[PDB]
Context: bound to proteins that are not shown
RNA sequence: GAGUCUGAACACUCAUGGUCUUCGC
RNA sequence: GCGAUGGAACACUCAUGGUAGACUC
RNA sequence: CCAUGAGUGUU
RNA sequence: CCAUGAGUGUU
Numbered sequence: 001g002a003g004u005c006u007g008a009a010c011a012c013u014c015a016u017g018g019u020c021u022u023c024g025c
Numbered sequence: 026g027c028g029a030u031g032g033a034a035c036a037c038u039c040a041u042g043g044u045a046g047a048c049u050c
Numbered sequence: 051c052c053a054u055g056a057g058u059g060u061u
Numbered sequence: 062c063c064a065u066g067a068g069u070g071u072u
Stems, first nucleotide, its partner, number of pairs: 001050006009060010020031001022029003034071010
Other pairs, nucleotide, nucleotide, family: 021030cWW025026tWW
């Protein structure tokens, strides 16, 4: 450099939670 | 519990490159 | 975004 | 998928 074998293709919709810090009263 | 203050809203398109592991010749 | 439930498209 | 270049929508 060839070959065989192993081996997780992509793109999306809905529903339910999770909602900071500081400083004051 | 209220206030003031601080402080990275989301959704996408194109172009270029990065391309596996074993074994066999 | 994370976890959970239910689904769709290229088919 | 990552890095880079160029851009769009809600505006």

Entry title: Crystal structure of a C/D-free RNA-guided RNA 2'-O-methyltransferase. An RNA structure (BMG3 RNA strand A; BMG3 RNA strand B) with a sequence from Saccharolobus solfataricus, in which 72 nucleotides are resolved. The work is reported in "Methylation guide RNAs without box C/D motifs" (Wang et al., Rna, 2022). The organism belongs to Saccharolobus, within Archaea. It was solved by X-ray crystallography to 2.21 angstroms. Protein in the same entry: C/D box methylation guide ribonucleoprotein complex aNOP56 subunit and Fibrillarin-like rRNA/tRNA 2'-O-methyltransferase.